Background:
This is an experimental structure of RNA (TAS1a RNA reverse strand; TAS1a RNA forward strand (5'-phosphorylated)) with a sequence from Arabidopsis thaliana, with 62 nucleotides shown. The structure was determined by cryo-electron microscopy at 3.73 A resolution and released in 2021. Primary citation: Wang et al., Science (2021), "Mechanism of siRNA production by a plant Dicer-RNA complex in dicing-competent conformation".
Context: bound to proteins that are not shown
RNA sequence: GACUUAGGAUGAAUGACUCAUUCGCUUGUAGA
RNA sequence: UACAAGCGAAUGAGUCAUUCAUCCUAAGUC
Repeated sequence: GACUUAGGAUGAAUGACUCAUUCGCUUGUAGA
Repeated sequence: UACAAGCGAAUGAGUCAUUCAUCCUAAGUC
RNA backbone atom coordinates (compact mmCIF):
# COMPACT_ATOMS: atom_id res chain seq x y z
O5' G A 1 0.59 4.02 1.05
C5' G A 1 -0.66 3.36 1.01
C4' G A 1 -0.68 2.25 0.00
C3' G A 1 -1.92 1.36 0.00
O3' G A 1 -3.01 1.93 -0.71
C1' G A 1 0.00 0.00 0.00
P A A 2 -4.52 1.59 -0.26
O5' A A 2 -4.84 0.22 -0.99
C5' A A 2 -4.72 0.08 -2.40
C4' A A 2 -4.99 -1.35 -2.79
C3' A A 2 -6.29 -1.92 -2.24
O3' A A 2 -7.39 -1.66 -3.09
C1' A A 2 -4.51 -3.36 -1.68
P C A 3 -8.80 -1.19 -2.48
O5' C A 3 -9.46 -2.55 -1.97
C5' C A 3 -9.68 -3.62 -2.86
C4' C A 3 -9.89 -4.92 -2.12
C3' C A 3 -11.00 -4.92 -1.08
O3' C A 3 -12.29 -5.11 -1.65
C1' C A 3 -9.06 -5.92 -0.17
P U A 4 -13.59 -4.49 -0.94
O5' U A 4 -13.87 -5.47 0.28
C5' U A 4 -14.26 -6.82 0.05
C4' U A 4 -14.18 -7.64 1.31
C3' U A 4 -15.05 -7.17 2.46
O3' U A 4 -16.40 -7.58 2.33
C1' U A 4 -12.88 -7.64 3.26
P U A 5 -17.59 -6.58 2.73
O5' U A 5 -17.86 -6.90 4.27
C5' U A 5 -18.13 -8.22 4.70
C4' U A 5 -17.73 -8.42 6.14
C3' U A 5 -18.42 -7.51 7.14
O3' U A 5 -19.71 -7.95 7.50
C1' U A 5 -16.10 -7.54 7.56
P A A 6 -20.84 -6.87 7.87
O5' A A 6 -20.46 -6.41 9.34
C5' A A 6 -20.49 -7.33 10.42
C4' A A 6 -20.06 -6.67 11.70
C3' A A 6 -20.66 -5.31 11.99
O3' A A 6 -21.97 -5.38 12.50
C1' A A 6 -18.34 -5.24 12.38
P G A 7 -23.06 -4.29 12.08
O5' G A 7 -22.69 -3.02 12.97
C5' G A 7 -22.67 -3.12 14.38
C4' G A 7 -22.18 -1.84 15.01
C3' G A 7 -22.73 -0.56 14.42
O3' G A 7 -24.04 -0.26 14.84
C1' G A 7 -20.41 -0.35 14.71
P G A 8 -25.08 0.36 13.78
O5' G A 8 -24.95 1.93 14.01
C5' G A 8 -25.11 2.49 15.30
C4' G A 8 -24.45 3.84 15.41
C3' G A 8 -24.88 4.87 14.38
O3' G A 8 -26.06 5.54 14.76
C1' G A 8 -22.52 4.83 14.54
P A A 9 -27.05 6.15 13.66
O5' A A 9 -26.27 7.42 13.10
C5' A A 9 -26.10 8.59 13.89
C4' A A 9 -25.47 9.70 13.09
C3' A A 9 -26.08 9.94 11.72
O3' A A 9 -27.24 10.73 11.76
C1' A A 9 -23.74 9.81 11.52
P U A 10 -28.34 10.59 10.60
O5' U A 10 -27.70 11.38 9.39
C5' U A 10 -27.78 10.87 8.07
C4' U A 10 -26.77 11.52 7.17
C3' U A 10 -27.15 11.58 5.71
O3' U A 10 -28.03 12.65 5.42
C1' U A 10 -24.91 10.86 5.93
P G A 11 -29.15 12.46 4.29
O5' G A 11 -28.35 12.69 2.93
C5' G A 11 -27.72 13.93 2.67
C4' G A 11 -26.82 13.86 1.46
C3' G A 11 -27.47 13.42 0.17
O3' G A 11 -28.17 14.47 -0.47
C1' G A 11 -25.42 12.29 0.45
P A A 12 -29.38 14.14 -1.47
O5' A A 12 -28.66 13.73 -2.83
C5' A A 12 -27.89 14.67 -3.56
C4' A A 12 -27.34 14.04 -4.81
C3' A A 12 -28.33 13.27 -5.66
O3' A A 12 -29.09 14.10 -6.51
C1' A A 12 -26.41 11.95 -5.33
P A A 13 -30.54 13.62 -7.02
O5' A A 13 -30.22 12.68 -8.25
C5' A A 13 -29.53 13.20 -9.39
C4' A A 13 -29.03 12.09 -10.27
C3' A A 13 -30.08 11.15 -10.82
O3' A A 13 -30.75 11.67 -11.95
C1' A A 13 -28.30 9.89 -9.95
P U A 14 -32.35 11.71 -11.99
O5' U A 14 -32.75 10.24 -12.47
C5' U A 14 -32.43 9.81 -13.78
C4' U A 14 -32.54 8.32 -13.92
C3' U A 14 -33.86 7.69 -13.53
O3' U A 14 -34.86 7.83 -14.52
C1' U A 14 -32.09 6.42 -12.64
P G A 15 -36.40 7.97 -14.08
O5' G A 15 -36.77 6.54 -13.49
C5' G A 15 -36.89 5.42 -14.34
C4' G A 15 -37.19 4.16 -13.58
C3' G A 15 -38.40 4.18 -12.68
O3' G A 15 -39.63 4.08 -13.38
C1' G A 15 -36.62 3.10 -11.58
P A A 16 -40.98 4.66 -12.74
O5' A A 16 -41.46 3.51 -11.76
C5' A A 16 -41.70 2.20 -12.25
C4' A A 16 -41.91 1.23 -11.12
C3' A A 16 -42.98 1.63 -10.13
O3' A A 16 -44.27 1.26 -10.59
C1' A A 16 -41.03 0.97 -8.97
P C A 17 -45.62 1.93 -10.00
O5' C A 17 -45.93 1.03 -8.73
C5' C A 17 -46.70 1.56 -7.63
C4' C A 17 -46.19 1.01 -6.32
C3' C A 17 -46.76 1.70 -5.09
O3' C A 17 -48.04 1.13 -4.79
C1' C A 17 -44.40 1.51 -4.89
P U A 18 -49.38 2.06 -4.77
O5' U A 18 -49.37 2.67 -3.31
C5' U A 18 -49.12 1.85 -2.18
C4' U A 18 -48.63 2.65 -1.01
C3' U A 18 -49.30 4.00 -0.81
O3' U A 18 -50.57 3.89 -0.19
C1' U A 18 -46.96 4.18 -0.46
P C A 19 -51.70 4.99 -0.49
O5' C A 19 -51.34 6.18 0.49
C5' C A 19 -51.27 5.98 1.90
C4' C A 19 -50.52 7.09 2.58
C3' C A 19 -51.04 8.49 2.34
O3' C A 19 -52.17 8.79 3.14
C1' C A 19 -48.69 8.47 2.13
P A A 20 -53.30 9.81 2.60
O5' A A 20 -52.63 11.24 2.77
C5' A A 20 -52.26 11.71 4.06
C4' A A 20 -51.43 12.97 3.97
C3' A A 20 -52.01 14.08 3.12
O3' A A 20 -53.01 14.81 3.80
C1' A A 20 -49.71 13.85 2.66
P U A 21 -54.46 15.00 3.14
O5' U A 21 -54.36 16.40 2.41
C5' U A 21 -54.31 17.60 3.16
C4' U A 21 -53.76 18.73 2.33
C3' U A 21 -54.52 19.05 1.06
O3' U A 21 -55.67 19.85 1.28
C1' U A 21 -52.22 18.92 0.57
P U A 22 -56.94 19.68 0.32
O5' U A 22 -56.50 20.39 -1.03
C5' U A 22 -56.28 21.79 -1.10
C4' U A 22 -55.63 22.18 -2.40
C3' U A 22 -56.43 21.87 -3.66
O3' U A 22 -57.38 22.88 -3.95
C1' U A 22 -54.19 21.15 -3.93
P C A 23 -58.70 22.53 -4.78
O5' C A 23 -58.19 22.28 -6.27
C5' C A 23 -57.74 23.35 -7.08
C4' C A 23 -57.28 22.86 -8.43
C3' C A 23 -58.29 22.06 -9.23
O3' C A 23 -59.20 22.88 -9.94
C1' C A 23 -56.18 20.97 -9.28
P G A 24 -60.65 22.33 -10.34
O5' G A 24 -60.39 21.48 -11.66
C5' G A 24 -60.15 22.12 -12.91
C4' G A 24 -60.00 21.10 -14.02
C3' G A 24 -61.15 20.11 -14.16
O3' G A 24 -62.20 20.61 -14.96
C1' G A 24 -59.10 18.94 -14.11
P C A 25 -63.72 20.17 -14.67
O5' C A 25 -63.79 18.67 -15.19
C5' C A 25 -63.70 18.37 -16.57
C4' C A 25 -63.48 16.90 -16.81
C3' C A 25 -64.59 15.97 -16.36
O3' C A 25 -65.65 15.90 -17.30
C1' C A 25 -62.49 15.11 -15.68
P U A 26 -67.16 15.66 -16.80
O5' U A 26 -67.21 14.10 -16.46
C5' U A 26 -67.01 13.14 -17.48
C4' U A 26 -67.03 11.74 -16.93
C3' U A 26 -68.24 11.39 -16.08
O3' U A 26 -69.38 11.06 -16.85
C1' U A 26 -66.27 10.64 -15.01
P U A 27 -70.85 11.34 -16.26
O5' U A 27 -71.13 10.09 -15.31
C5' U A 27 -71.36 8.81 -15.87
C4' U A 27 -71.28 7.71 -14.83
C3' U A 27 -72.28 7.78 -13.69
O3' U A 27 -73.57 7.32 -14.03
C1' U A 27 -70.13 7.30 -12.83
P G A 28 -74.86 8.04 -13.40
O5' G A 28 -74.79 7.68 -11.85
C5' G A 28 -75.08 6.37 -11.39
C4' G A 28 -74.73 6.18 -9.94
C3' G A 28 -75.50 7.02 -8.94
O3' G A 28 -76.79 6.50 -8.65
C1' G A 28 -73.21 7.11 -8.42
P U A 29 -78.01 7.49 -8.33
O5' U A 29 -77.70 8.05 -6.87
C5' U A 29 -77.63 7.18 -5.75
C4' U A 29 -77.10 7.88 -4.53
C3' U A 29 -77.91 9.05 -4.01
O3' U A 29 -79.01 8.63 -3.23
C1' U A 29 -75.59 9.59 -3.98
P A A 30 -80.52 8.87 -3.73
O5' A A 30 -81.38 8.01 -2.71
C5' A A 30 -81.01 7.95 -1.34
C4' A A 30 -81.67 9.05 -0.55
C3' A A 30 -80.82 9.73 0.51
O3' A A 30 -79.94 10.70 -0.03
C1' A A 30 -82.95 9.24 1.40
P G A 31 -78.59 11.11 0.72
O5' G A 31 -78.28 12.55 0.15
C5' G A 31 -79.31 13.30 -0.48
C4' G A 31 -78.92 14.74 -0.65
C3' G A 31 -79.85 15.59 -1.49
O3' G A 31 -80.95 16.08 -0.74
C1' G A 31 -77.61 15.96 -2.17
P A A 32 -82.39 16.26 -1.41
O5' A A 32 -82.21 17.47 -2.41
C5' A A 32 -82.01 18.79 -1.92
C4' A A 32 -81.65 19.75 -3.02
C3' A A 32 -82.55 19.77 -4.24
O3' A A 32 -83.76 20.46 -4.03
C1' A A 32 -80.31 19.77 -4.94
P U B 1 -66.83 28.17 4.12
O5' U B 1 -66.04 27.23 3.12
C5' U B 1 -66.55 25.95 2.77
C4' U B 1 -66.41 25.67 1.30
C3' U B 1 -66.80 24.25 0.87
O3' U B 1 -67.39 24.28 -0.43
C1' U B 1 -64.53 24.65 0.34
P A B 2 -68.98 24.33 -0.61
O5' A B 2 -69.49 22.95 0.01
C5' A B 2 -69.80 21.85 -0.83
C4' A B 2 -70.50 20.74 -0.07
C3' A B 2 -69.87 19.36 -0.19
O3' A B 2 -68.79 19.18 0.71
C1' A B 2 -72.20 19.21 -0.55
P C B 3 -67.58 18.15 0.38
O5' C B 3 -68.24 16.71 0.60
C5' C B 3 -68.62 16.24 1.91
C4' C B 3 -69.15 14.83 1.83
C3' C B 3 -68.25 13.83 1.12
O3' C B 3 -67.23 13.30 1.96
C1' C B 3 -70.45 13.63 0.27
P A B 4 -65.86 12.74 1.31
O5' A B 4 -66.29 11.37 0.61
C5' A B 4 -66.60 10.24 1.40
C4' A B 4 -67.10 9.08 0.57
C3' A B 4 -66.15 8.56 -0.50
O3' A B 4 -65.18 7.67 0.02
C1' A B 4 -68.30 8.84 -1.43
P A B 5 -63.72 7.60 -0.64
O5' A B 5 -63.95 6.85 -2.02
C5' A B 5 -64.24 5.46 -2.06
C4' A B 5 -64.54 4.99 -3.45
C3' A B 5 -63.45 5.20 -4.49
O3' A B 5 -62.43 4.21 -4.44
C1' A B 5 -65.51 5.91 -5.37
P G B 6 -60.93 4.57 -4.89
O5' G B 6 -60.99 4.61 -6.48
C5' G B 6 -61.17 3.42 -7.23
C4' G B 6 -61.30 3.71 -8.71
C3' G B 6 -60.13 4.46 -9.34
O3' G B 6 -59.09 3.58 -9.74
C1' G B 6 -62.15 5.53 -9.93
P C B 7 -57.57 4.08 -9.77
O5' C B 7 -57.48 4.96 -11.09
C5' C B 7 -57.47 4.35 -12.37
C4' C B 7 -57.50 5.37 -13.48
C3' C B 7 -56.37 6.38 -13.48
O3' C B 7 -55.17 5.89 -14.06
C1' C B 7 -58.43 7.50 -13.78
P G B 8 -53.75 6.39 -13.51
O5' G B 8 -53.65 7.90 -14.01
C5' G B 8 -53.50 8.19 -15.38
C4' G B 8 -53.49 9.67 -15.65
C3' G B 8 -52.46 10.49 -14.90
O3' G B 8 -51.17 10.42 -15.47
C1' G B 8 -54.54 11.57 -14.78
P A B 9 -49.87 10.59 -14.55
O5' A B 9 -49.74 12.16 -14.36
C5' A B 9 -49.40 12.99 -15.45
C4' A B 9 -49.54 14.45 -15.11
C3' A B 9 -48.62 14.97 -14.02
O3' A B 9 -47.32 15.26 -14.48
C1' A B 9 -50.82 15.72 -13.61
P A B 10 -46.07 15.16 -13.49
O5' A B 10 -46.21 16.43 -12.55
C5' A B 10 -46.04 17.75 -13.06
C4' A B 10 -46.24 18.79 -12.00
C3' A B 10 -45.42 18.62 -10.73
O3' A B 10 -44.11 19.12 -10.86
C1' A B 10 -47.67 19.03 -10.15
P U B 11 -42.88 18.39 -10.13
O5' U B 11 -43.03 18.85 -8.61
C5' U B 11 -42.98 20.23 -8.28
C4' U B 11 -43.47 20.48 -6.87
C3' U B 11 -42.76 19.71 -5.78
O3' U B 11 -41.48 20.24 -5.45
C1' U B 11 -45.08 19.62 -5.41
P G B 12 -40.26 19.24 -5.16
O5' G B 12 -40.56 18.68 -3.70
C5' G B 12 -40.73 19.58 -2.62
C4' G B 12 -41.26 18.89 -1.39
C3' G B 12 -40.50 17.66 -0.94
O3' G B 12 -39.32 18.01 -0.23
C1' G B 12 -42.83 17.27 -0.79
P A B 13 -38.23 16.90 0.12
O5' A B 13 -38.73 16.30 1.50
C5' A B 13 -38.38 14.98 1.88
C4' A B 13 -39.44 14.33 2.73
C3' A B 13 -39.26 12.84 2.90
O3' A B 13 -38.33 12.53 3.92
C1' A B 13 -41.50 13.30 2.31
P G B 14 -37.11 11.54 3.61
O5' G B 14 -37.72 10.11 3.93
C5' G B 14 -38.40 9.88 5.15
C4' G B 14 -39.20 8.61 5.10
C3' G B 14 -38.52 7.44 4.42
O3' G B 14 -37.60 6.78 5.28
C1' G B 14 -40.72 7.64 3.61
P U B 15 -36.27 6.09 4.68
O5' U B 15 -36.79 4.69 4.13
C5' U B 15 -37.34 3.73 5.01
C4' U B 15 -38.10 2.66 4.27
C3' U B 15 -37.32 1.87 3.23
O3' U B 15 -36.53 0.85 3.80
C1' U B 15 -39.40 2.52 2.33
P C B 16 -35.14 0.42 3.10
O5' C B 16 -35.58 -0.31 1.76
C5' C B 16 -36.24 -1.57 1.80
C4' C B 16 -36.66 -2.00 0.42
C3' C B 16 -35.53 -2.18 -0.57
O3' C B 16 -34.84 -3.40 -0.43
C1' C B 16 -37.27 -0.95 -1.58
P A B 17 -33.27 -3.47 -0.74
O5' A B 17 -33.20 -3.49 -2.33
C5' A B 17 -33.75 -4.56 -3.06
C4' A B 17 -33.78 -4.28 -4.54
C3' A B 17 -32.46 -3.85 -5.16
O3' A B 17 -31.61 -4.94 -5.44
C1' A B 17 -34.18 -2.40 -5.89
P U B 18 -30.09 -4.93 -4.92
O5' U B 18 -29.28 -4.26 -6.11
C5' U B 18 -29.20 -4.90 -7.38
C4' U B 18 -29.06 -3.91 -8.49
C3' U B 18 -27.76 -3.12 -8.53
O3' U B 18 -26.70 -3.84 -9.12
C1' U B 18 -29.60 -1.66 -8.86
P U B 19 -25.21 -3.66 -8.55
O5' U B 19 -24.85 -2.15 -8.91
C5' U B 19 -24.56 -1.76 -10.24
C4' U B 19 -23.84 -0.43 -10.31
C3' U B 19 -22.56 -0.33 -9.48
O3' U B 19 -21.61 0.47 -10.17
C1' U B 19 -24.06 1.36 -8.83
P C B 20 -20.03 0.29 -9.90
O5' C B 20 -19.52 1.77 -9.63
C5' C B 20 -19.07 2.18 -8.34
C4' C B 20 -19.31 3.65 -8.13
C3' C B 20 -18.68 4.27 -6.89
O3' C B 20 -17.30 4.50 -7.01
C1' C B 20 -20.90 5.04 -7.12
P A B 21 -16.36 4.29 -5.73
O5' A B 21 -17.08 5.13 -4.59
C5' A B 21 -16.34 5.99 -3.74
C4' A B 21 -17.01 7.33 -3.60
C3' A B 21 -16.78 8.02 -2.27
O3' A B 21 -15.55 8.72 -2.24
C1' A B 21 -19.08 8.07 -2.78
P U B 22 -14.51 8.45 -1.06
O5' U B 22 -14.86 9.59 -0.01
C5' U B 22 -15.03 10.92 -0.44
C4' U B 22 -15.73 11.75 0.59
C3' U B 22 -15.30 11.51 2.03
O3' U B 22 -14.08 12.15 2.35
C1' U B 22 -17.66 11.61 1.90
P C B 23 -12.96 11.36 3.17
O5' C B 23 -13.44 11.49 4.68
C5' C B 23 -13.77 12.75 5.22
C4' C B 23 -14.34 12.61 6.60
C3' C B 23 -13.75 11.48 7.42
O3' C B 23 -12.50 11.78 7.99
C1' C B 23 -16.10 11.45 7.61
P C B 24 -11.37 10.63 8.21
O5' C B 24 -11.64 10.14 9.71
C5' C B 24 -11.54 11.05 10.82
C4' C B 24 -12.57 10.73 11.87
C3' C B 24 -12.31 9.48 12.69
O3' C B 24 -11.29 9.59 13.67
C1' C B 24 -14.58 9.54 12.04
P U B 25 -10.26 8.36 13.89
O5' U B 25 -11.13 7.27 14.66
C5' U B 25 -11.65 7.53 15.95
C4' U B 25 -12.22 6.28 16.58
C3' U B 25 -11.39 5.03 16.39
O3' U B 25 -10.32 4.95 17.31
C1' U B 25 -13.65 4.56 15.91
P A B 26 -9.07 3.99 17.01
O5' A B 26 -9.55 2.57 17.55
C5' A B 26 -9.14 1.38 16.90
C4' A B 26 -10.16 0.29 17.07
C3' A B 26 -9.80 -1.02 16.39
O3' A B 26 -8.91 -1.81 17.17
C1' A B 26 -12.00 -0.44 15.82
P A B 27 -7.53 -2.31 16.53
O5' A B 27 -7.94 -3.64 15.76
C5' A B 27 -8.68 -4.64 16.42
C4' A B 27 -9.31 -5.61 15.46
C3' A B 27 -8.38 -6.25 14.45
O3' A B 27 -7.64 -7.32 15.01
C1' A B 27 -10.40 -5.60 13.39
P G B 28 -6.17 -7.65 14.47
O5' G B 28 -6.43 -8.56 13.19
C5' G B 28 -7.17 -9.77 13.31
C4' G B 28 -7.66 -10.25 11.97
C3' G B 28 -6.61 -10.43 10.89
O3' G B 28 -5.87 -11.63 11.02
C1' G B 28 -8.48 -9.32 9.99
P U B 29 -4.36 -11.71 10.47
O5' U B 29 -4.54 -11.92 8.90
C5' U B 29 -5.21 -13.06 8.38
C4' U B 29 -5.51 -12.90 6.91
C3' U B 29 -4.31 -12.71 6.00
O3' U B 29 -3.69 -13.94 5.65
C1' U B 29 -5.94 -11.08 5.49
P C B 30 -2.11 -14.02 5.42
O5' C B 30 -1.86 -13.23 4.06
C5' C B 30 -2.31 -13.76 2.82
C4' C B 30 -2.09 -12.78 1.69
C3' C B 30 -0.65 -12.42 1.40
O3' C B 30 0.01 -13.38 0.60
C1' C B 30 -1.98 -10.45 1.46